[PDB]
Context: bound to proteins that are not shown
RNA sequence: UCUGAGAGUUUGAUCCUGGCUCAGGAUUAACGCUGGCGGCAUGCCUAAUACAUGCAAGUCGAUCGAAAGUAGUAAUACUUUAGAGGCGAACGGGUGAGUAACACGUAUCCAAUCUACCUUAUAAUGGGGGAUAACUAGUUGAAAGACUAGCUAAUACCGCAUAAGAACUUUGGUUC
RNA sequence: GAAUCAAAGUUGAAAGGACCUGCAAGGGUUCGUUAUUUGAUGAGGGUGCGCCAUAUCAGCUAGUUGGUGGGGUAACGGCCUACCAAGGCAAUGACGUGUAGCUAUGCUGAGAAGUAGAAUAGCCACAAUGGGACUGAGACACGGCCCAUACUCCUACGGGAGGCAGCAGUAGGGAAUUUUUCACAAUGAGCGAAAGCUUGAUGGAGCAAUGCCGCGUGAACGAUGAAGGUCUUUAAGAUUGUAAAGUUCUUUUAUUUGGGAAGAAUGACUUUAGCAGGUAAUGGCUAGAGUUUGACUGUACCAUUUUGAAUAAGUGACGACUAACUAUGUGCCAGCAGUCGCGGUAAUACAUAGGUCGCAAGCGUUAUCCGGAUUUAUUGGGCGUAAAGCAAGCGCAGGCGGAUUGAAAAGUCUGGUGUUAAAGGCAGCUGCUUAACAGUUGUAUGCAUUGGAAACUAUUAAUCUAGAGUGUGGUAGGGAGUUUUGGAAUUUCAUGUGGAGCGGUGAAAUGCGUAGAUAUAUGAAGGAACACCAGUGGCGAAGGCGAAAACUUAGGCCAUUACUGACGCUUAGGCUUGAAAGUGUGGGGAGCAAAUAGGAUUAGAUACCCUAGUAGUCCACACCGUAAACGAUAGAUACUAGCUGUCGGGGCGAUCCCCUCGGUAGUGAAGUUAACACAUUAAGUAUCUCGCCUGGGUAGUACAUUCGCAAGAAUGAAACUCAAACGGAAUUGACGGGGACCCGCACAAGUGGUGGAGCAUGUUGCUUAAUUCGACGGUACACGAAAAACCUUACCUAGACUUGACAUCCUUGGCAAAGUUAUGGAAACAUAAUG
RNA sequence: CCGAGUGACAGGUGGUGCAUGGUUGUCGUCAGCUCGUGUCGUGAGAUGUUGGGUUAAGUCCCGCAACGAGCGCAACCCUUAUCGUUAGUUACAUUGUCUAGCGAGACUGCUAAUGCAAAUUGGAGGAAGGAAGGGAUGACGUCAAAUCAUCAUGCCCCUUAUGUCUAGGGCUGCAAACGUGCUACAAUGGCCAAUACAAACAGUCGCCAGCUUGUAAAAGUGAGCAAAUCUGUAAAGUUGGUCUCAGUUCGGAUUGAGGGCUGCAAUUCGUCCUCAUGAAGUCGGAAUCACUAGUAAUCGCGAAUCAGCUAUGUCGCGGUGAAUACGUUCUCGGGUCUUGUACACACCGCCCGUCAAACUAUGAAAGCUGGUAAUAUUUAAAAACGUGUUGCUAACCAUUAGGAAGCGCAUGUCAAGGAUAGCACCGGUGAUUGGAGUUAAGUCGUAACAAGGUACCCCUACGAGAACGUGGGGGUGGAUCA
Repeated sequence: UCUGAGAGUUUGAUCCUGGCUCAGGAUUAACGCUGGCGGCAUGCCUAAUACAUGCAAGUCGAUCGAAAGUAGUAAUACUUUAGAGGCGAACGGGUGAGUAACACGUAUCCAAUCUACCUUAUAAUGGGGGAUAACUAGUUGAAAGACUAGCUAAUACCGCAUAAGAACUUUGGUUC
Repeated sequence: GAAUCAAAGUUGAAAGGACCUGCAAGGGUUCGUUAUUUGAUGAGGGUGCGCCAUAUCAGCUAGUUGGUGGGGUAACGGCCUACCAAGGCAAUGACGUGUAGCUAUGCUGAGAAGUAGAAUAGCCACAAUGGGACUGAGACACGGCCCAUACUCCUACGGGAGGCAGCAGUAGGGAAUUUUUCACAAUGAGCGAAAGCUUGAUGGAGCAAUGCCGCGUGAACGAUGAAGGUCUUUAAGAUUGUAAAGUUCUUUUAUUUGGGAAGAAUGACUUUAGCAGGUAAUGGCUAGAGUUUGACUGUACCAUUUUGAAUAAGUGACGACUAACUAUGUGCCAGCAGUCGCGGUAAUACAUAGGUCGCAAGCGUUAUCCGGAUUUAUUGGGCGUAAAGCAAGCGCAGGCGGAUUGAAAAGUCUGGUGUUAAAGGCAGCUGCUUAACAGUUGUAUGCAUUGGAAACUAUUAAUCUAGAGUGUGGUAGGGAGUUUUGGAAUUUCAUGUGGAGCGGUGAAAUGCGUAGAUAUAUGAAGGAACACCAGUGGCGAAGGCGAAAACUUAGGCCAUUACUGACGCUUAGGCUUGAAAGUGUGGGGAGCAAAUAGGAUUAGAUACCCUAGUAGUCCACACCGUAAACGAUAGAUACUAGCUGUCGGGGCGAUCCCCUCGGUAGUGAAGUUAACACAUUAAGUAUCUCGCCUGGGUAGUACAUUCGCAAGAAUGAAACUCAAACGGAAUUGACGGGGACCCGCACAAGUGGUGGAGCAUGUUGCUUAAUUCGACGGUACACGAAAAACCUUACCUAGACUUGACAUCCUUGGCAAAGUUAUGGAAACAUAAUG
Repeated sequence: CCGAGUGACAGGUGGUGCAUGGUUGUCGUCAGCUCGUGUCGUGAGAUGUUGGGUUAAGUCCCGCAACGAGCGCAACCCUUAUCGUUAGUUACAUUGUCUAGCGAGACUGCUAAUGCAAAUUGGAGGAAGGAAGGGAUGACGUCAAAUCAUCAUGCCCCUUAUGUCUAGGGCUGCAAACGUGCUACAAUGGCCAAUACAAACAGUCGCCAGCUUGUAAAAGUGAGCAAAUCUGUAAAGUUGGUCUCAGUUCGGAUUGAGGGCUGCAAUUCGUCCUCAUGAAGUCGGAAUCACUAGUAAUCGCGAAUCAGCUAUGUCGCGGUGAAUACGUUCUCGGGUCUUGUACACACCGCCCGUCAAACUAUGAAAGCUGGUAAUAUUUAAAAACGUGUUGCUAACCAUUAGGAAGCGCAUGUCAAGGAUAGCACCGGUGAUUGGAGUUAAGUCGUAACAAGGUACCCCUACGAGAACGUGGGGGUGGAUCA
């Protein structure tokens, strides 16, 4: 310092044992009747049944080449990216079938761990190569496409040079 | 093993875009790259403790257990691998079954806590189903890939495509749970230097009385009280009812007008102004400026804005529990009901009407959870007769357990630290016009770890004897088993004695009897059970134990300075015993006597009675394991008045008595008990342990399981149904083919009558037009009725009558009232006339 | 008092005695039923009311945690039984009978016993002696007893009819049964003649005297009587005679006729007299009823309703005039104490168990039909990892022949799924079949509760349509018993 209400019912009548029921709240409620407004919350619990249909994570040209378009005599400048490339896509949504167990709550240790974008601080961001989308041509189909041969650039890939310190072992001694 | 140093070896690093400057050279800024050193963050691994039921789930597991070498993995690891061994988990519940996302929390409860896991939040799992793996740092990827399975869809038969448990929506189910709605305005996320883009996340709007809360359906005045309704019963009045009608007032809402927010006192955007690291410039920071950004939304809201009481009430009950009562109808019928129960002709319970009350934009019913329910009793229940102490004993495990000293310190107590998300709960506060609601701060709880304490519990080191056992002496007892003996009596037989009935029952009768029964005396045989001792007795744990003896053997009682030294109680499971009946095998079999037959009784008798009569009843070996196996009272321990007895042991000591220690009875105090009753042998005061109980019937039944030859036993429900029960105790009656006692023309005794005939009369049934109506055991039948040809008369037929045969009141008066005679008629009656 | 128009209505023997008041019956004139205060018990409740004697009694008194009180019972009333008195007629009057008023008497008064006391019995006196005989008087309540048809009566129903009046009928029927009565069924009697004996009641539209007629019912005349005057003749009984035992000289129905009376009236539907016939019955089955003295039986007499009434009924009066009570064993019912109980609208109670019918749920079942996981062989999609290979192929090593590597192909491990197989667990359904539970009111029996009519209950065995029965063991949760 918090707080605890009873009642009816077996009997001719009584006490007790004892069971049932009601008086109180609560709902992811429904049904009957009725129904004016406002505010707040909530709205498949059955079929983790099957789905017509429309929309739900895309972005980026100050990454790349190229394509298309516009101003321009040209040089050039501007707008979009089909594609290559960067990140995001593993978050965010939904449901509770399964799971009776380190699944969860919770206390812990990971001398057993790792963690890009974020954070302190350091070294450098050099030079080459070889490739492929798109495009074209063809085969091929209504299309989805697919395949065949040449062409390209990059912040796509691959070697080379030197590694501040790392990475791993070799040797010496250090600490609990 | 951790971490740091020194030296060595091997090895791996990029990408450039935009911009300023720079004639250039080159320098620099912003965005970007790799390798590095701290972190933040997220994910993963492991352990503690907690986190369902079920034994009608007893074994389970072979990478399972452990080791060795290797691989593998972010890392540990039988994770895999080659070798070795057989181990490990399990009654403290393994394995299995069914169930289920867990937690915070919601509802309830005072609480211990019961209960669902709503919205929502942390963790987990999933993406038509089942597998695989790439890539990514992070997936084994909800709208990524491959494969398979099933389903569907499209097609140009060539082929393809898909996975609404994302937001809407459809189909189905269901009783049931919504718009194929707008916007990034705000938060956010992602990308993008930046503009900006996507967002059915989110924010908004639509629907839904589904829930909580607030506001409305007016308001003031207004009556012996408008009208109608109902009741009263009408010709009083009361209810409705200031409710109404009516006079006035206002407008949240209804409906106009105008103004009109905050949310967006954010932010990006870039000129400005300055600062500051670094410069030549460039870019950030700080302040301002501005255009800026609204689906919501002309939204809420405000404004003497227009008009107008106008635009808004139902619902359940009215017998009691539980506030609210009358009438009509219905008449065990329709129907009502949570419980009790209502209605078979007056229903406050059914249906309606009126009225009243309980809630109200919700009210009721059904369904589920908690409470009341102490009705699972840890807090907080009992076990004699109401459910519940196993039939008893030996007892493992477990639970509990004398005293003293020390230590440690698991429990136990307290100190610090860490931790136990938010929301929600509580309290305060703030802000919504205020609650509904939103927000702020504080608030418990548990666990881990760390400092102490050291009563007690637990552990351990010990010590002692009162607990408990062993010894000693004395001591009782139908204690038990095995082995032997005896006598009564029955039955049978034999021997004599004797001649008609015996037996049998309420009475009889099957049955037995001259073929000699019963009876009387003697002898033999066999079988069973052991009067008199025998008890307000004894022993045994229980069932049980009694003519005599021997052997073996049990436990018991009193005093025990002796010994040992807590060795004790209880006892799941396990084991032993356990009346009768019953089973199997061999005996035995006098009597008794299931079943069976017969004779009686009865209406029947498959029973009670009688006559027979089988199993069995007895012994030997095996089994069953039940009983009112009872003191209906589990065991152990200590305490608590008393009195009367009785039995065993000791002492004093003829018993008789005295006391002591024990068992066994009666009486009885407090106390307990619902009462009855118990009460030192408790059902009292308490503790330890075991077992048991949770309404009744289903039902000690079914299924499963174990045992058993079987009979059956052990274990043991539910579905359904009732509101109570072969509930307990006690009380008043009633009743008893229960007793005790007592009355009466009751019985007994006698006398005289009815049922026999006929008539009088009433009643039952039939009949018709009525055979008017009632009385229905005693308590009705010569009764109502102390008198029916008409009346009586209430019935039937027929005739006629209608404020009427008869009465009052309202209005109006004063002379006929009845009776009489013609008249039609049977007569009421219509007549006409007296009085 | 008589009228005329006018609604409430008047009226109902129409219903509800299971709405009733009042009244009445039974237990029952049985002795019982309760209350106040107090005490005991938590309570219903008990104690008084119980125990002993004593009565018809709860009548009284002693004992008593009870003390008192009420209703009832008792006594007060009436009536008969004896005596005294007031009175005397219409009684009586060989007279005080008698009637009706008052008083006395009888109060366990006295005595004996035995008891505390109530009281009991005995005796004396006395008419009566121990509640003299009888009546009146009937507690609380029971039986939802009876009565709505005495009356009143709420509610319901009717109203130019269920109301009103009137004529006829029917209340008296008729295959039958019961109840209460009467006459009997014969010599205790039938009939005839003589014959005397009451009490009470009633009566002036009536009783009816006497007389006459009439076989008679009666009819007529006609007094007396408002009444102890007058009237309403008692019968049994006695005497005498006949009858002589049998369906009769008993018995009287039934039927026919003729008369009488009341009444307007006698066929349903009155009664009396006379004549005519004479059913059946010679004492009665199971079974029952009444009565303890002036009673039964039996003889008559009176009254009421009513003009009439086979009323043989009822209510009353007197005449004559019995037996027996030993005794409570049984029977009927009632009263008090105690015991037992499962009964409580209370034994005319409660209640058990087969069978038949319905409904619901459930067990077994030859089988049919699913699900769940798991295993054992075989098969092997996809990827991933491992091995090999020649063919092809940019970066890198390269020696310029080739390697590494990738693709291609084969192969190994791994493995979802498929195929087959047999187990394990759980569910659904199933002809038929067992029992269960519930059903106003069914059938059969009466097991249990009292000693439940054989005490009950538990275990077990056997048997029976069932309740259950019997055997063995066990108990009192058993009454009667000391």